Context: bound to proteins that are not shown
RNA sequence: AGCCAUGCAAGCCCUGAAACCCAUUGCCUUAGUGCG
DNA sequence: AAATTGATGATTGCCTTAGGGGC
DNA sequence: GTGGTTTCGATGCAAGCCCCTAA
DNA sequence: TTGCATCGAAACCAC
DNA sequence: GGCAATCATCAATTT
Numbered sequence: 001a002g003c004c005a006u007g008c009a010a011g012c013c014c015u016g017a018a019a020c021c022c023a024u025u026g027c028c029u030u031a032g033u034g035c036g
Numbered sequence: 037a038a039a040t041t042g043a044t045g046a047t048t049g050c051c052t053t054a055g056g057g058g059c
Numbered sequence: 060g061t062g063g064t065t066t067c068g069a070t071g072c073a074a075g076c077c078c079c080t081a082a
Numbered sequence: 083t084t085g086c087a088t089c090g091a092a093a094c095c096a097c
Numbered sequence: 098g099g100c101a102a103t104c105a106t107c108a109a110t111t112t
Base pairs, nucleotide, nucleotide: 002035003034006087007086008085009084010083011059012058013057014056016021024102025101026100027099028098029082030081031080032079037112038111039110040109041108042107043106044105045104046103060097061096062095063094064093065092066091067090068089069088
Other pairs, nucleotide, nucleotide, family: 002036cWW005074tWS
């Protein structure tokens, strides 16, 4: 030369009886090795 | 010698779920 | 009257999944 | 429901 | 493999 579809991030929303029942998140850094 | 800024002690454990979809 | 800074035009498309796990 | 990823060229600006 | 989530108390610093 053929085969062949890169992600990152922001804003906003959300609606069980006052016992009892009952396990919050948001990020950061770094890594990664096709065939003749 | 008061307002503002700085520091740091207060307690508390160690699964999974990796984690919402949508406008 | 140059070196540096600002604004803006170029071009292409509307899936599909959101979709990495690990130290 | 959104905006971003970059550079090249024309114009503006300060000193 | 890491950190953060904040308030209260005592003190130091500038003005």
Source information
An RNA structure (tigRNA) from a Thermoproteota archaeon, together with DNA, in which 112 nucleotides are resolved. Protein in the same entry: Transposase IS116/IS110/IS902 C-terminal domain-containing protein. The reconstruction used 763,089 particles. The PDB entry is titled "Structure of TIGR-TasR in complex with tigRNA and target DNA after DNA cleavage". The work is reported in "TIGR-Tas: A family of modular RNA-guided DNA-targeting systems in prokaryotes and their viruses" (Faure et al., Science, 2025). Released in 2025, the model rests on electron microscopy data to a resolution of 3.05 angstroms.